[PDB]
Context: one part of a larger RNA, bound to proteins that are not shown
C1' cells in the first nucleotide's frame, strides 16, 4: 500500500408481525370424583394456560409384520382379548380376515469440475 | 354448478259485510309442491311439470 | 459405495396394556457392519430388514355464513334474544352480570250532528 | 268533561277471546 | 231491630291476564363453502339525511359518486322530482373510485411536541 | 424542508481491526 478474513453505518427491492367459541399440530398441566375411609391407582395423558399452520392437517413408501403351501408405504371403516392393577376398585392395544382409496420418488456419499441460477460459487454451482 | 326465460285450464243460481260456502252442470292436467286473495280455490294472481346459455 | 458425540449402555425422572422397560429426556461413557423376532444373561444357528437426511395426491374431520329438509317448540315453551333500536335497558371501581315486553279491523273507514258546561 | 247518537257485520274504540283469586251496585237467604 | 259479615236465587259492573287459535322466530339433521391483514385487518371513536333520536348504511366525494348491463312507473308524512319509442322513479347484479381519529399501528406522545 | 418506525434475506455504497499476509 493492496488482497483475503472477521465486523460496522447507510441506501434499494422484497418478506414478517395482528385477527377466529370448530376441525388439526406442538408444549405445560389440575382438582372435584371412584375406591362406600385413604396415600399407589382412578378421574385424565381431560378442563384450563401458552405457541403454530391450512383448506384440511398430521402420517407415509419398512433398520415392518410374521412363523404361513406367508404377506408388503400412509390414512379411514367393520371385527375381537393378550396383558396392566393396594392382582382391589378399575384399566386395555394389536396381527391375521372383509371393504373405501391407491402412486411413487431423491439428497449426502462416488465420477466429471464451472459445463451452473456467473458482483455468487472451488470451504463446490451444474450434469451423471 | 351457475345465469336466463315462457308457462294450461269455470261458469250459472241462492245467500253473506265479504263466496275460497251450498246446489247443478264443465275444462286443464309432463303442471292436484305450495304461497296470496275480504270465509276450505288445480281452473282469480304468483308459482309448479316440460328447456335454453355459459360448460 | 449406503447419514457419529450418533445407536447403544449405566444412574435418575416422566410416560405406556408393554409385564428384569412401551416411548421420551438429563448427565456419564461411547461403537462397526448393524437392527428385530412381546421374559433376563452367555454361545451357536435360522428368518427377515438397513436407523441416526428429505418430498408426496386420494379415501378422513369440522364451527362461523349460505341452501334444503323435519312424527321437534309454539310466547313462563323454543336460543338470553319472534316485539323498526338484545348482548339492548339496567347493575358492579373492575374482571364480569344481564331482563321484561308478540296479536284492532277485510279496509283506519281511528270516532259525524246536536245539547249542556 | 258528560250525554245523545255517528263508522263498521261488530266497537273489536287501544284494542282477538277474556278463566280464577279478589271486589262494587240491584235481588234472595243466614 | 237495622247494619257489618257470609252464601248465592238470579242480573249487571270492575281488577287481572289464564285458556283457545295464530307465527317474518328458535332447535335438530344433511349438503355446500372454506374466500382476512403494513395495498393497513378484526375491533373501537367521532361525524354524515331538507325537516333526523335509536338501529342498518356510509366516510368531509359521508342516509352516498361513476361505468356496464337488466328493469320500466313510482318515490311510507310534508315537500320536491320523474312522466314522452327512451326522455327513465322503485329495484337487481358485477366492476372503478372516495375512504376522518385510534387500533399488529409506523417521527415522539395522546390530543400536546419535534428534526428537516 | 423530500420527508423521518422495528426485524430479516439478497445486492450495493462508505468504512474499522497490534486477525492472517503482502
Nucleotide at each position: 500500500c493492496g488482497g483475503c478474513c472477521c465486523g460496522a453505518g447507510g441506501c434499494g427491492g422484497c418478506g414478517g408481525g395482528g385477527g377466529c367459541g370448530a376441525c388439526g399440530g406442538g408444549c405445560g398441566g389440575a382438582a372435584c370424583u371412584u375406591a362406600a375411609g385413604c396415600a399407589u391407582a382412578u378421574c385424565a395423558g381431560u378442563a384450563c394456560g401458552c405457541c403454530c399452520c391450512g383448506g384440511a392437517g398430521g402420517a407415509g413408501a419398512a433398520a415392518c409384520c410374521a412363523a404361513c403351501c406367508g404377506g408388503g408405504a400412509u390414512u379411514c371403516c367393520c371385527c375381537g382379548u393378550a396383558g396392566c392393577g393396594g392382582c382391589g376398585a378399575g384399566c386395555g392395544a394389536c396381527g391375521c380376515g372383509g371393504g373405501a382409496g391407491g402412486a411413487g420418488c431423491c439428497c449426502g456419499c462416488c465420477c466429471c469440475g464451472a459445463a451452473g441460477g456467473c458482483g455468487c460459487g472451488c470451504u463446490g454451482u451444474g450434469g451423471g | 354448478c351457475g345465469c336466463c326465460g315462457c308457462g294450461a285450464g269455470g261458469g250459472g243460481g241462492c245467500c253473506c259485510g265479504a263466496g275460497g260456502g251450498c246446489c247443478c252442470c264443465g275444462c286443464c292436467c309432463g303442471a292436484g309442491a305450495g304461497g296470496g286473495u275480504g270465509c276450505a280455490a288445480g281452473c282469480c294472481c304468483c308459482g309448479u311439470a316440460c328447456g335454453g346459455c355459459g360448460g | 459405495g449406503c447419514g457419529a458425540g450418533u445407536a447403544g449402555c449405566g444412574c435418575u425422572g416422566c410416560u405406556u396394556g408393554a409385564g428384569c422397560g412401551u416411548g421420551c429426556a438429563g448427565c456419564g461413557c461411547g461403537a462397526a457392519g448393524g437392527g428385530a423376532g412381546g421374559c433376563g444373561c452367555g454361545g451357536c444357528c435360522c428368518u427377515u430388514c438397513c436407523a441416526a437426511g428429505g418430498c408426496u395426491a386420494a379415501a378422513u374431520a369440522c364451527g362461523c355464513c349460505c341452501c334444503g329438509g323435519g312424527a321437534c317448540c309454539g310466547a313462563u315453551a323454543g336460543c338470553g334474544g319472534a316485539c323498526c333500536a338484545a348482548g339492548u335497558a339496567g347493575c358492579g371501581c373492575g374482571a364480569g352480570c344481564g331482563a321484561a315486553c308478540g296479536g284492532u279491523g277485510a279496509a283506519a273507514a281511528g270516532g259525524a250532528c246536536g245539547c249542556c258546561c | 268533561g258528560g250525554c245523545c247518537g255517528c263508522u263498521c257485520a261488530a266497537a273489536a274504540g287501544a284494542c282477538c277471546u277474556g278463566a280464577a283469586c279478589c271486589c262494587g251496585g240491584c235481588c234472595g237467604g243466614c | 231491630g237495622a247494619a257489618c259479615g257470609c252464601c248465592c236465587c238470579g242480573c249487571c259492573g270492575g281488577c287481572g291476564g289464564a285458556u283457545g287459535c295464530c307465527u317474518c322466530g328458535g332447535c335438530c339433521c344433511g349438503g355446500g363453502c372454506g374466500g382476512c391483514g403494513a395495498c393497513g385487518a378484526a375491533g373501537a371513536g367521532c361525524g354524515c339525511g331538507g325537516c333526523g333520536g335509536a338501529g342498518c348504511g356510509c366516510g368531509a366525494g359521508a342516509c352516498g359518486c361513476g361505468g356496464u348491463g337488466c328493469g320500466g312507473a313510482c318515490c311510507c308524512g310534508c315537500c320536491c322530482g320523474c312522466c314522452c319509442c327512451g326522455a327513465g322513479a322503485a329495484g337487481c347484479a358485477c366492476c372503478g373510485a372516495c375512504c376522518c381519529u385510534c387500533g399488529a399501528a409506523c417521527g415522539c406522545a395522546g390530543c400536546g411536541c419535534g428534526c428537516c | 424542508c423530500g420527508g423521518c418506525g422495528c426485524c430479516g434475506c439478497c445486492g450495493c455504497c462508505u468504512c474499522g481491526g497490534c486477525g492472517c499476509c503482502c
Primary citation: Hiregange et al., Nucleic Acids Res. (2022), "Cryo-EM structure of the ancient eukaryotic ribosome from the human parasite Giardia lamblia". This is an experimental structure of RNA (rRNA 28S, nucleotides 4 to 367; rRNA 5.8S, nucleotides 1 to 139) from Giardia lamblia ATCC 50803, with 468 nucleotides shown. The depositors describe the entry as "Cryo-EM structure of Giardia lamblia ribosome at 2.75 A resolution". The entry is indexed under ribosome, giardia, parasite. Method: cryo-EM, resolution 2.75 angstrom. The entry became public in 2022. Rfam match: Archaeal large subunit ribosomal RNA. Its family is annotated with ribosome and structural constituent of ribosome in the Gene Ontology.